[PDB]
RNA sequence: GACAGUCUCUACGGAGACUG
Numbered sequence: 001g002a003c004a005g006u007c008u009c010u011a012c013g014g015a016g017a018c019u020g
Stems, first nucleotide, its partner, number of pairs: 003020007
Other pairs, nucleotide, nucleotide, family: 010013tWS
C1' cells in the first nucleotide's frame, strides 16, 4: 500500500503462505 497467480486446510464459512 493495489491486484493477479499458485499451493495448503476445509463443513467451501472462509483462512494462511509464497511469488510478482